[PDB]
Context: bound to proteins that are not shown
C1' cells in the first nucleotide's frame, strides 16, 4: 500500500474435482405495462442497397470589356 | 447622340473550390501507435528582410451574322480588354554544368560559359494603400524511410520472375523495383512466410482489488472511400464526393432523332430490421472563403422540435388527525390485517393568468490621432417575449418486479402431473408459503421488468494465480537438431538491469482543489504522476559476452564382478501327436452327470524302434538384466549397457529436448518354408424356454523360422528425465573393504517430519526445490466426420462442430445385498410319528350369478379373520311402504293441555286418522278466572343423523420380523468431514450374561430379576371339605366325634452352581453326592430404537370433503346360507391295535335363580308334565370318553362311512319357505391310505379320548378359548432349502436384488456426415480483343499556328478497367438415397457389466454373431476367495 464476501446444484450423508446457473456494473439498445415537467447529452450498429424536391462553395467592378436598367446633362 | 456614375448579367481573370461536412466498405499493411531520420523534399495564403516593376506584340470567350434542336446546349465564320498568354532588355539575386576550400550521402561558399522576373488598379495625386517579380529565412501543414508493438486457424508448411541485388536511364519535390533495359541468382519462413476468416487503428470507453479482459459510436488525431473499377489534366497542393475523360451495372426524361443522374453533405422517401428523429430558424456568436472595406456564401457552426434512449433534478402534497367508519382479506368467531391511510380542519401552493424581460455583443466600420498605440461613436439577438424577476393563484399522475432457496417480503380460495411458472436445484398426482386471482407484504420509483452482448463472479487458460498415482491430463520407449537452461575463482566490455538529469508522451476524459447555471448531470480553472521509447552520465551484485585459472557435474585410463541384455551358428533330454513291430481284450475317452466321438477292420494301458514340430521341468525365488516391449535347456563366437575400487588423464565438455530418426509384446499383412501340441472362424454333441456361448469331441488359418511391412495396448509404477536437500528400521541382489561392522548401486517392506480430497506416498516420494519437454480445461456425441500424412490391406497418427445432458467423476462412511468367506442360533434340515392335498360334508375366500347375494382383511403376517351367536333383530345391501327438527343433545320461542295409562279406525308393520280422561308447587280461592315451572304434544329457526370417501391427513390399539440379541446416550479420544471408538477382539451364556483385554469410563431402552401357574415342606383354619383310630351303623361319612389325611387359600422355607473331584486366569463347563426338584425347574404373562407409507374412519375418537323430505330414520319382504368353477382351515372316515350291544370304574377347570334340573311318570325317542334341592365346597348340570369284562360282526364298499333323500314330530321363537337344531323310520352316495406340492410337533410334547365356558331365545360350532384322561418315536449331524446374529470382504445398489444397468429391432423430433449431382461466392494461370489516359516514335504524298532546328491536330506502339475462351484451387448452400448419433418413452427380444453378477472383468487386435456380446493370441489387476 484506500484495495479483494459468496451461494444453489452429482450423495442417504461427507469430503474433493468439476462444469451449469443467479445475484453487480455497463449499452448508440430494443420489447412489454406505465407515462408528469426541466436541464445537459444523445439517437440507421441492419443494405457502402435504392432515392422525388429543396438547400450543402463561392466571392471580387479597387482585374478587363461589354448588353440590359436607372441617376444625373448635351 | 456623347459624358460620367451606379447596379445587374453573364464572359474573360483571379483566389476558393484539396479546409470544412459524411461514412467504416476496403485495408493485418509502415494504415495505425510510439520513438527517430530526410546530406533524398514541398509548402498557396501570413510574418521578416535584400532588390524590382523599360520598351515591344498578339489571342479567346463575352458581343454582331449565320445553321442546327423538344432540351441539353452545338459547329463555323470575323472583331475587342485586361492582373490572360509571348519575345527582348535590366540581374540584387536563383538554376546547371565543370574546377577548387570546408563538410561528409545530393550540406554551405567560390569562380568562367549558359538561362530566367514582372502588373497593374484605386484614391484626396512627385505620395500613399493593394497587389505583381524574384532570392534567403521564419512559421505551420505535409511526402518519403527506419526501429519495437498490433486478432483468429498449422485441419494453410512451404512462398517468390519485378521475384532479392547491381549498372545505366525515366520519372517525381524527393530515396525507391515506383516504372524499362541488361548482368547475377539470388529473397521470405516454425522468431509462423504463403492462404483463409475478421476488423478501420490511437487517445479512450466499460468491467476489474489488480495483472488482465472486452471494446474503438459519440468528441479529438491519423488513415481509406465518394454508385462498382481505371485514368490523367488543373494545380502551391488531388489523381479531387456536390470537377473532367471513358467502361460497366441502374434508373429516369424525351418531341423517339436522342439526353441525364449519382445524399457515405442537412432534412426527407423506399426497402431491408427488434429499432434510431424535423423535408424547422437563422449567420446574432465562433470558425471558414472571397474582398481595402462595405458586404457575400455559408445544412460548418448556434438553436428549435421528435424519441424515458442514458444521466441529473422536481412534483403527484404538508401538519393535525380514533384504541381505529365502510368495503375488502384472515378467525380458534373473543379477534386479527389493511390503517394515519381516507374522510374532514388548517397551512403551503405544480401548473395555468397578467406585468417586466435579459446575459450572451464587442469587435470589423465610421470620428481625432498617423488607416497604427490609445482614446471616443453607433448598428446589429436565430434561439425568444424563452429562461429568469414580480403579483396573484388550483390538492394537483402511479406505475412495475418480486414473495419455495439463492433472495427482503404470508395467508385464504380455485385447481388437482390438467390449465401452468422455470435463470439454475426443481414446483402440481384433493390442505400448493413454487400456477391463477385476492387480501397483505418486499424493492425501486417515471420509472419497472425482460431479451440480447460485453467484464465480473470463473482461481474455469491460473504472469500475479491451477493443475496431471485412482477425479479430465506423462508422450510406449529411446537417440538426437533448433531452442530454454546452466557449478567454483579472477579481469575487461557494459547487452539486459538499476539511478539521476532531459525532450516528447496534444488537448478532451480519468483523479484532488475550487468556481457558474438556485443544486446536480453538464461545462469552465489550476494543480498533481506515470509506464514506453530518443539523448548524455554512472554503478557492477546477478544474467550475457571476450579472456585466464580450478576441479565438486560429465567423459575417460588400470583392474575386476555379477546377469533369462541382444544377435548367428551348433546342441541335450522329458512329454504330446502319427507311422512300423511284438504282446493283449471289452471298452477307452470325457464330464457336475451324460453324449457326440474312437474301438472285434483290434482301440485304450505296456515294451521296442523311427520321423517331426514346439516349449525348455527341478534349479527358480518377494531374484536378475533391459530405456521400453521384453528376455529362461547347454555350449562357443560376435556385441551393448552397468556397477565397484584406485582416485591416473581431459577441465563445465552439462541437463532437457518441439521437429527428425530408431525400437516397439499379441494379433494382422506379403513372400517362401514349416506344421507335433494347442487353437479364432466351422461342423458336431450337450445345458438351457433359447445357447450363433460357458463344459465335451473334431478342426482351418494363426502360434514356429527367414526377409519385408504393420506401430497399437490396462506399452501400468494408470507415477517423464537430470541434479541438490530432508530420521530410520527389517529383508533381499550384486560389488568393496577391516569382514563384528562400514561403504557404493539396484529390488521390496513399515515407517520421522512433510504432502495429500481421502485411500495413500515417504532417499525408487506422490516431501522442500531449480531447469526443460509432453499434457488437462465437464459428460456424451468421439478418438467419430472433414482435410493431410503413413499403409498392400485391415487400419495408425493429427483430430474438431452442430446437437444434447445438470451431471460425468475419485476417494471414504453407514446401511442393504452377494449363487463372498469365518464364527453360530431356531422344528430350519436332518431322524421321527400325525395330517394336509384325494372322498363327503362343515367354514372362510376368489370368481360367478342378482333388483341385492353390504364392507373390509392380500404372500409370509388376507381366507372358521372383524363374526365370542345374520331365521325378524342383528344389519351398514336391495325392493317396497312411510316421517321432515328427526330414532338422540342442547337451544330461543309461540299455541295447548302437560305430565301417565287404556282402546277404536286403516294396514303387511311402521305410519296416518281418532276417542279417552285426572299435572302438584309458590300462589288471589266459597270465586269464574292467571300463572311461573317439573314434561308432552303441535309449529318454527338452529340444529341433530351418515357403517358415505380418504388408515396416502390422524389418535388409539393389534399383527410382524422377533423372546430374535439388539438399538443407543454423556463425556473423552481418532477423522477435514460424513462416521468411528464404546458395542471389535480371546473364552462364556438362554441372551450386549459375565470373565480378560484393550483409548476408553459410565450410563439408558432391551437381557435377567421383582409377578403368576404347576410341582415338595412348613405356619396358621375345618365347613357345604376329609375319615387314620371308639362307638352305633335305617346297611349310604349316615351318627358321637374328630383336623390325623385328602382338599382347600392366605403367609412362608426352598436351588444359591451354595459343598466335593476335576480342566480353569478369571468367568464357566463335565461329573458326584445331598434334595421332591439342579445349573433358567416345567410353562406362563412381560414384546427393545425400530421396520413393513403393515391392519383398522365397520368399536370409539378425530382432520376435511361430501349427503340435507336424504347418502338421514322406522317398518314388511328379501340378501349376507346363490353356484358350471378355483384355494384355505376342520369333521368323519376308507377299518380288526376295528364297528356294535350291554355291563363295570377313573378327572379336571367351569357354569347355575322367568338359571342349574334332583327323583317320579308319559313316550322307541327328541321332549312333556309333576315335582324336591341349590342365593350354592352343601344342591344340580353330571354321564365323563378313551379303558375294562363279556357276546356278536369273519374281510364284503360289510354290523366299514353316515353324505343324500322321503316320511314322521319335537323345542325354541310372533313367526323355522327359502333358514334353526334335537329326536325315530326307511333309503346308505362317494371313499380301499389319495398326483405334483405341503403342515405340526422335541416330553407329558405329537397321537388319541372326551369334558367346560364365553358369545346365547334356539343356533346350523367340526369353531375359539380352556379343562383334564392315556400316552410314543426321534435328533448322527449342520451339506442343503427358510429366518435371524456377530466379524470380515466386494459393491456402479440407497425406491437398497422385486435394486441397478447394456445392445439390436419399433415409433416420434432434432442434428451432423457420405452420396451420381445441381446451385452460387472467392481466387489463381495462360491467351484473344481492348475504352479513356499518361508515357515513347513518327508528323511525310499532307491541314493549321509560327513563337519556323518548333507547337496542335493527326497516325503507330507499350501498359491498360474490363469482356470473352479454357482449364485448376477453395468455401457455402442443395440433393434421390444412405450411415451412424442425441433426446423422448409408459412398447419387443433377450440379461452383457456392477456380488466370485452366476464363464473374474477390462484391454489391443482378429474372427464370428439378430443384438447387447462370444471367442482365439498375448497383456494389466482396476480380480473376489
Nucleotide at each position: 500500500u484506500u484495495g479483494g464476501a459468496g451461494a444453489g446444484u452429482u450423495u442417504g450423508a461427507u469430503c474433493c474435482u468439476g462444469g451449469c446457473u443467479c445475484a453487480g456494473g455497463g449499452u448508440g439498445a430494443a420489447c412489454g405495462c406505465u407515462g408528469g415537467c426541466g436541464g445537459c447529452g444523445u439517437g440507421c450498429c441492419u443494405a457502402a442497397g435504392a432515392c422525388a424536391u429543396g438547400c450543402a462553395a463561392g466571392u471580387c467592378g479597387u482585374g478587363c470589356g461589354g448588353g440590359c436598367c436607372g441617376c444625373g446633362g448635351g | 447622340u456623347c459624358c460620367g456614375u451606379g447596379g445587374u448579367c453573364a464572359g474573360c481573370g483571379g483566389c476558393g473550390g484539396a479546409c470544412g461536412g459524411g461514412u467504416g466498405a476496403g485495408u493485418a499493411a509502415c494504415g495505425c501507435g510510439u520513438g527517430g531520420g530526410u546530406g533524398a523534399c514541398c509548402u498557396a495564403c501570413c510574418c521578416g528582410g535584400a532588390a524590382g516593376a523599360g520598351g515591344g506584340g498578339g489571342a479567346c470567350a463575352a458581343c454582331c451574322c449565320g445553321g442546327g434542336g423538344a432540351a441539353a446546349c452545338u459547329c463555323g465564320g470575323g472583331c475587342u480588354a485586361a492582373u490572360c498568354c509571348c519575345c527582348c532588355a535590366u540581374g540584387u539575386g536563383g538554376a546547371c554544368c565543370c574546377g577548387c576550400c570546408c563538410c561528409u550521402u545530393g550540406g554551405g561558399g567560390u569562380g568562367u560559359g549558359u538561362c530566367c522576373a514582372a502588373a497593374g488598379g484605386g484614391c484626396u495625386u512627385u505620395g500613399c494603400c493593394c497587389g505583381c517579380u524574384u532570392c534567403c529565412g521564419g512559421a505551420u501543414g505535409g511526402g518519403c524511410c527506419c526501429g519495437c508493438g498490433u486478432c483468429c486457424c498449422a485441419u494453410c508448411a512451404g512462398c517468390u520472375a519485378g521475384u532479392u541485388g547491381g549498372u545505366g536511364g525515366g520519372g517525381u519535390a524527393a530515396u525507391g523495383g515506383c516504372c524499362c533495359a541488361c548482368c547475377a541468382a539470388g529473397g521470405c519462413g516454425a522468431c509462423g512466410a504463403c492462404g483463409g476468416g475478421u476488423a478501420g487503428c490511437c487517445g479512450g470507453u466499460c468491467u476489474g482489488a489488480g495483472a488482465g479482459g472486452a471494446u474503438g459510436g459519440c468528441c479529438g488525431g491519423c488513415c481509406a472511400c465518394a454508385g462498382g473499377g481505371g485514368c490523367a489534366c488543373u494545380g502551391a497542393g488531388a489523381c479531387a464526393c456536390g470537377g473532367g475523360c471513358c467502361c460497366c451495372a441502374c434508373u429516369c426524361c424525351u418531341a423517339c432523332g436522342g439526353g441525364a443522374g449519382g445524399c457515405a453533405g442537412c432534412a426527407g422517401u423506399u426497402a431491408g430490421g427488434a429499432a434510431u428523429c424535423u423535408u424547422c430558424c437563422g449567420c446574432a456568436a465562433u470558425g471558414g472563403g472571397c474582398g481595402c472595406a462595405a458586404g457575400c456564401c455559408u445544412g460548418a457552426c448556434g438553436g428549435a422540435g421528435c424519441g424515458a434512449c442514458g444521466c441529473c433534478g422536481c412534483u403527484u402534497g404538508g401538519a393535525g388527525g380514533a384504541a381505529g367508519a365502510a368495503g375488502c382479506c384472515c378467525u380458534u368467531c373473543g379477534g386479527g390485517g389493511u390503517g394515519u391511510a381516507a374522510a374532514c380542519u388548517c397551512c403551503u401552493g405544480a401548473a395555468c393568468c397578467c406585468g417586466g424581460g435579459a446575459c450572451g455583443a464587442a469587435a470589423c466600420c465610421c470620428c481625432c490621432g498617423a488607416c497604427g498605440a490609445g482614446g471616443g461613436g453607433a448598428c446589429u439577438g436565430a434561439c425568444g417575449g424563452u429562461a429568469c424577476c414580480g403579483g396573484g393563484g388550483u390538492a394537483a399522475u402511479a406505475g412495475c418486479g418480486c414473495c419455495g432457496g439463492c433472495c427482503a417480503a404470508c395467508u385464504c380460495c380455485g385447481u388437482g402431473c390438467c390449465a401452468g411458472c422455470a435463470g439454475c436445484c426443481g414446483c402440481g398426482g384433493u390442505a400448493a408459503u413454487a400456477c391463477g386471482g385476492a387480501g397483505g407484504g418486499c424493492g425501486c420509483g417515471a420509472g419497472c421488468g425482460u431479451u440480447a452482448c460485453c467484464c465480473g463472479g470463473a482461481u474455469u487458460c491460473a504472469c500475479u494465480g491451477g493443475g496431471c498415482g485412482u477425479a479430465a491430463a506423462g508422450g510406449g520407449c529411446g537417440u538426437g537438431u533448433a531452442g530454454g537452461c546452466g557449478g567454483c575463482c579472477u579481469g575487461g566490455g557494459g547487452c539486459g538491469u538499476c539511478c539521476c538529469a532531459u525532450g516528447u508522451g496534444a488537448a478532451a476524459g480519468a483523479c484532488c482543489a475550487c468556481g457558474g447555471c438556485u443544486c446536480a448531470a453538464c461545462c469552465g480553472u489550476g494543480g498533481g504522476g506515470g509506464a514506453g521509447c530518443g539523448u548524455g552520465g554512472g554503478a557492477u551484485a546477478c544474467g550475457c559476452u571476450c579472456a585466464g585459472g580450478c576441479u565438486a557435474g560429465a567423459c575417460g585410463g588400470u583392474g575386476g564382478g555379477a546377469g533369462a541384455g541382444g544377435g548367428u551358428g551348433g546342441u541335450g533330454g522329458a512329454a504330446u501327436u502319427c507311422c512300423c513291430g511284438g504282446a493283449g481284450u471289452a471298452g477307452c475317452g470325457g464330464u457336475g452327470a451324460a453324449a457326440u466321438g474312437c474301438g472285434c477292420a483290434g482301440a485304450u494301458a505296456c515294451c521296442g524302434g523311427g520321423a517331426g514340430g514346439a516349449a525348455c521341468g527341478c534349479c527358480g525365488a518377494u531374484g536378475g538384466c533391459g530405456a521400453a516391449g521384453g528376455c529362461a535347456g547347454c555350449c562357443a563366437c560376435c556385441u551393448g549397457g552397468u556397477c565397484c575400487a584406485c582416485c591416473c588423464g581431459u577441465g563445465a565438455c552439462g541437463c532437457u529436448g518441439a521437429g527428425g530418426c530408431g525400437c516397439g509384446a499379441a494379433a494382422g499383412c506379403g513372400u517362401g518354408g514349416g506344421g507335433a501340441g494347442c487353437a479364432a472362424a466351422c461342423c458336431g454333441g450337450a445345458u438351457u424356454a433359447g445357447a450363433u456361448a460357458c463344459c465335451c469331441g473334431g478342426g482351418u488359418a494363426g502360434u514356429c523360422c527367414a526377409c519385408g511391412c504393420c506401430c497399437u495396448a490396462a506399452a501400468c509404477g494408470a507415477u517423464g528425465c537430470g541434479c541438490g536437500c530432508u530420521a530410520g528400521g527389517u529383508c533381499u541382489c550384486u560389488g568393496g573393504g577391516u569382514c563384528u561392522c562400514c561403504u557404493g548401486g539396484g529390488g521390496g517392506c513399515c515407517g520421522a517430519a512433510g504432502c495429500u480430497a481421502a485411500c495413500g506416498c515417504g532417499u525408487u516420494a506422490a516431501g522442500c526445490g531449480c531447469g526443460c519437454c509432453g499434457c488437462c480445461u465437464g459428460g456424451g456425441g468421439a478418438g467419430u466426420a472433414c482435410g493431410g500424412c503413413c499403409g498392400c490391406a485391415a487400419g495408425g497418427c493429427u483430430g474438431a462442430a452442430a446437437c444434447u445432458c445438470a451431471a460425468a467423476g475419485g476417494a471414504a462412511u453407514u446401511g442393504a445385498c452377494g449363487g463372498g468367506g469365518g464364527c453360530c442360533c431356531g422344528c430350519a434340515c436332518a431322524a421321527g410319528c400325525g395330517g394336509u392335498g384325494g372322498a363327503g360334508c362343515a367354514u372362510g375366500u376368489g370368481g360367478u350369478u342378482u333388483a341385492a347375494u353390504u364392507c373390509g382383511a392380500a404372500g409370509c403376517a388376507a381366507c372358521g379373520c372383524g363374526a365370542a351367536g345374520a331365521a325378524c333383530c342383528u344389519u351398514a345391501c336391495c325392493a317396497g311402504g312411510c316421517c321432515u327438527u328427526g330414532a338422540c343433545a342442547u337451544g330461543c320461542u309461540a299455541g295447548g293441555g302437560a305430565a301417565c295409562c287404556c282402546g277404536g279406525g286403516u294396514g303387511a308393520a311402521a305410519g296416518c286418522c281418532u276417542g279417552g280422561g285426572g299435572u302438584g308447587c309458590c300462589c288471589c280461592g266459597c270465586g269464574a278466572g292467571g300463572g311461573g315451572a317439573g314434561c308432552c304434544c303441535u309449529a318454527g329457526c338452529a340444529c341433530a343423523g351418515g357403517u358415505g370417501c380418504u388408515g396416502c391427513a390422524u389418535g388409539g390399539c393389534c399383527g410382524u420380523c422377533g423372546u430374535c440379541a439388539g438399538c443407543u446416550c454423556g463425556u473423552g479420544c481418532c477423522g477435514u468431514g460424513a462416521g468411528g471408538u464404546g458395542u471389535u477382539g480371546g473364552g462364556u451364556u438362554a441372551a450386549g450374561u459375565c470373565c480378560c483385554g484393550c483409548a476408553a469410563c459410565g450410563a439408558g431402552c432391551g437381557c435377567a430379576a421383582c409377578c403368576c401357574c404347576c410341582g415338595c415342606c412348613g405356619u396358621u383354619a375345618g365347613u357345604u371339605g376329609c375319615c387314620a383310630g371308639c362307638g352305633g351303623u335305617u346297611c349310604g361319612g349316615c351318627c358321637g366325634g374328630g383336623c390325623a389325611c385328602u382338599c382347600u387359600a392366605a403367609c412362608g422355607g426352598g436351588a444359591c452352581u451354595g459343598c466335593c473331584c476335576g480342566c480353569g486366569a478369571a468367568a464357566g463347563c463335565g461329573g458326584g453326592a445331598g434334595g421332591a426338584a439342579g445349573g433358567a425347574g416345567g410353562g406362563g404373562a412381560c414384546g427393545a430404537c425400530g421396520u413393513c407409507u403393515g391392519g383398522u374412519c365397520a368399536g370409539c375418537a378425530u382432520g376435511g370433503c361430501c349427503c340435507u323430505u336424504a347418502c338421514g330414520g322406522c317398518c314388511u319382504g328379501g340378501g349376507c346360507g346363490a353356484c358350471a368353477c378355483a384355494c384355505g382351515u376342520g369333521c368323519u372316515a376308507c377299518a380288526a391295535u376295528g364297528c356294535c350291544c350291554a355291563c363295570u370304574a377313573c378327572a379336571a377347570a367351569g357354569c347355575g335363580a322367568u338359571g342349574c334340573c334332583a327323583c317320579c311318570c308319559g313316550g322307541c325317542a327328541a321332549c312333556g308334565g309333576g315335582g324336591a334341592g341349590c342365593u350354592a365346597a352343601u344342591c344340580g348340570c353330571a354321564a365323563a370318553a378313551a379303558g375294562g369284562u363279556g357276546g356278536g360282526c369273519c374281510c364284503a364298499g360289510u354290523u366299514c362311512g353316515g353324505a343324500u333323500u322321503g316320511g314322521g314330530g319335537u323345542c325354541u321363537g310372533c313367526a323355522a319357505c327359502c333358514c334353526g337344531a334335537c329326536c325315530c323310520c326307511a333309503u346308505g352316495a362317494a371313499g380301499c391310505c389319495g398326483g405334483a406340492a405341503u403342515c405340526g410337533c422335541u416330553a407329558g410334547u405329537a397321537a388319541u379320548c372326551g369334558c367346560g365356558g364365553a358369545u346365547c331365545a334356539g343356533c346350523c360350532a367340526u369353531g375359539c378359548c380352556g379343562c383334564g384322561g392315556u400316552g410314543a418315536a426321534u435328533a448322527c449331524g449342520u451339506u442343503c432349502c427358510c429366518g435371524g446374529g456377530c466379524c470380515u470382504u466386494g459393491u456402479a445398489c440407497a425406491c437398497a436384488c422385486c435394486g441397478c444397468c447394456c445392445g439390436u429391432c419399433a415409433c416420434g423430433c432434432c442434428a451432423u456426415g457420405g452420396g451420381a449431382g445441381c446451385g452460387g461466392g472467392c481466387u489463381c494461370u495462360a491467351c484473344c480483343c481492348g475504352a479513356a489516359g499518361u508515357c515513347g516514335c513518327c508528323g511525310g504524298g499532307a491541314g493549321c499556328c509560327u513563337a519556323c532546328g518548333g507547337g496542335c491536330a493527326g497516325g503507330c506502339g507499350c501498359c491498360g478497367a474490363g469482356g470473352g475462351u479454357a482449364g485448376g484451387g477453395c468455401c457455402c448452400g442443395u440433393g434421390a438415397c444412405u450411415g451412424g448419433g442425441g433426446c423422448g418413452a409408459a412398447g419387443u427380444c433377450g440379461u452383457a457389466a456392477c456380488a466370485a453378477g452366476g464363464u473374474a472383468g477390462c484391454u489391443g487386435u482378429a474372427c464370428c454373431g439378430g443384438a447387447a456380446g462370444g471367442u482365439g493370441c498375448g497383456g494389466c489387476u482396476g480380480g473376489a476367495u
The PDB entry is titled "The structure of amicetin bound to the 70S ribosome". An RNA structure (16S Ribosomal RNA) from Thermus thermophilus HB8, in which 1499 nucleotides are resolved. An Rfam search finds the family "Bacterial small subunit ribosomal RNA" in it. On this family, see Yusupov et al., Science 2001: "Crystal structure of the ribosome at 5.5 A resolution". Its Rfam clan is "SSU clan". Method: X-ray diffraction, resolution 3.14 angstrom. The entry became public in 2019. Crystals were grown by vapor diffusion, sitting drop at pH 7.6. The entry is indexed under 70S ribosome, amicetin, antibiotic complex, translation, RIBOSOME-ANTIBIOTIC complex. Ions in the entry include magnesium and zinc.